[PDB]
Method: X-ray crystallography, resolution 2.02 A. The entry became public in 2022.
This is an experimental structure of RNA with a sequence from Tribolium castaneum, together with DNA, with 32 nucleotides shown.
Choi et al. published it in Proc.Natl.Acad.Sci.USA in 2022: "Flexibility of telomerase in binding the RNA template and DNA telomeric repeat".
Crystallisation conditions: 0.15 M Potassium Chloride, 0.05 M MES (pH 6.0), 2% PEG 8000.
The model includes bound 2'-DEOXYGUANOSINE-5'-TRIPHOSPHATE (DGT).
Lineage of the source: Eukaryota > Mandibulata > Neoptera > Polyphaga > Tribolium.
It was solved together with Telomerase reverse transcriptase.
The depositors describe the entry as "Ternary complex of TERT (telomerase reverse transcriptase) with RNA template, DNA primer, an incoming dGTP and a downstream hybrid duplex".
Keywords: RAP, Repeat Addition Processivity, DNA hairpin, RNA template, telomere, TBE, Template-Boundary Element, TRANSFERASE, TRANSFERASE-RNA-DNA complex.
Context: bound to proteins that are not shown
DNA sequence: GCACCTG
DNA sequence: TTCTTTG
C1' cells in the first nucleotide's frame, strides 16, 4: 500500500406488573 | 424477572 | 478518520 477487526448506550430514582 | 416514566 | 495487526 492492501486488507482484516475495532473505535464500548450508562446510571440512580419512580410507576408497578405478574 | 418484565416494561414502561422521570432526571 | 483513527487504531492494531497482517499481507
Ligand atoms: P442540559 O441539557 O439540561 O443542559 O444537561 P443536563 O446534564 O442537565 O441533563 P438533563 O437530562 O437535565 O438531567 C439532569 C441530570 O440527570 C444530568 O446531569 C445527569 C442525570 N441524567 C439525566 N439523564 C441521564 C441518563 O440518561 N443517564 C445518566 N447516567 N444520567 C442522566
Nucleotide at each position: 500500500c492492501a486488507a482484516a477487526g475495532a473505535a464500548a448506550u450508562c446510571c440512580a430514582g419512580g410507576u408497578g406488573c405478574a